[PDB]
Context: bound to proteins that are not shown
RNA sequence: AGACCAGGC
DNA sequence: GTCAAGTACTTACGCCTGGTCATTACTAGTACTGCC
DNA sequence: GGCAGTACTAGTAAA
DNA sequence: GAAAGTACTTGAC
Repeated sequence: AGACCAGGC
RNA backbone atom coordinates (compact mmCIF):
# COMPACT_ATOMS: atom_id res chain seq x y z
C1' A A 1 0.00 0.00 0.00
C1' G A 2 -3.54 -3.50 -2.73
C1' A A 3 -6.74 -7.94 -3.10
C1' C A 4 -10.73 -10.71 -0.96
C1' C A 5 -13.77 -11.65 3.39
C1' A A 6 -16.50 -10.30 7.74
C1' G A 7 -18.84 -6.36 10.16
C1' G A 8 -20.33 -0.95 12.28
C1' C A 9 -23.65 3.49 11.63
C1' DG B 1 -20.37 17.36 -47.02
C1' DT B 2 -23.13 14.33 -44.74
C1' DC B 3 -26.33 11.23 -41.80
C1' DA B 4 -25.60 7.30 -39.42
C1' DA B 5 -25.10 3.25 -36.11
C1' DG B 6 -20.87 1.72 -34.25
C1' DT B 7 -16.79 1.93 -31.03
C1' DA B 8 -14.68 4.21 -26.94
C1' DC B 9 -13.74 6.34 -22.19
C1' DT B 10 -16.19 7.90 -18.28
C1' DT B 11 -18.62 8.15 -13.39
C1' DA B 12 -21.55 4.75 -9.94
C1' DC B 13 -23.12 7.83 -0.54
C1' DG B 14 -19.76 9.00 3.62
C1' DC B 15 -15.86 6.84 6.82
C1' DC B 16 -15.14 3.31 10.41
C1' DT B 17 -13.01 -1.35 12.51
C1' DG B 18 -11.18 -6.26 11.95
C1' DG B 19 -9.04 -10.54 9.70
C1' DT B 20 -6.49 -13.09 5.76
C1' DC B 21 -2.83 -14.31 1.86
C1' DA B 22 0.09 -11.79 -0.93
C1' DT B 23 6.23 -15.55 -7.08
C1' DT B 24 6.92 -19.32 -9.22
C1' DA B 25 9.46 -22.22 -12.25
C1' DC B 26 13.69 -23.76 -13.42
C1' DT B 27 18.23 -23.89 -14.18
C1' DA B 28 22.68 -24.29 -13.62
C1' DG B 29 25.78 -25.30 -9.80
C1' DT B 30 28.35 -27.27 -5.87
C1' DA B 31 28.22 -31.06 -3.04
C1' DC B 32 26.79 -35.78 -1.54
C1' DT B 33 27.48 -40.51 -2.46
C1' DG B 34 27.73 -44.90 -4.99
C1' DC B 35 31.00 -46.96 -7.37
C1' DC B 36 35.25 -49.78 -9.23
C1' DG C 1 41.86 -44.06 -4.10
C1' DG C 2 39.10 -40.83 -7.40
C1' DC C 3 35.12 -40.91 -11.09
C1' DA C 4 30.20 -39.73 -12.32
C1' DG C 5 25.24 -40.04 -11.08
C1' DT C 6 21.61 -37.98 -8.62
C1' DA C 7 19.38 -34.99 -5.35
C1' DC C 8 19.49 -30.99 -3.79
C1' DT C 9 20.23 -25.64 -3.64
C1' DA C 10 20.21 -21.33 -4.10
C1' DG C 11 20.01 -18.73 -7.88
C1' DT C 12 18.14 -15.12 -10.95
C1' DA C 13 13.99 -14.77 -14.70
C1' DA C 14 8.27 -14.56 -16.08
C1' DA C 15 3.44 -13.85 -14.30
C1' DG D 1 -20.60 -13.11 -17.55
C1' DA D 2 -27.37 -9.74 -16.91
C1' DA D 3 -26.48 -0.88 -15.74
C1' DA D 4 -26.39 4.74 -17.41
C1' DG D 5 -24.38 9.09 -20.94
C1' DT D 6 -21.06 11.92 -24.60
C1' DA D 7 -17.53 11.77 -27.95
C1' DC D 8 -14.89 10.10 -31.97
C1' DT D 9 -15.52 7.95 -36.11
C1' DT D 10 -15.87 4.57 -39.98
C1' DG D 11 -19.66 2.89 -42.81
C1' DA D 12 -22.20 3.91 -47.49
C1' DC D 13 -23.67 7.24 -50.95
Released in 2019, the model rests on electron microscopy data to a resolution of 3.18 angstrom. The RNA with a sequence from Saccharomyces cerevisiae (strain ATCC 204508 / S288c), together with DNA, has 73 modelled nucleotides.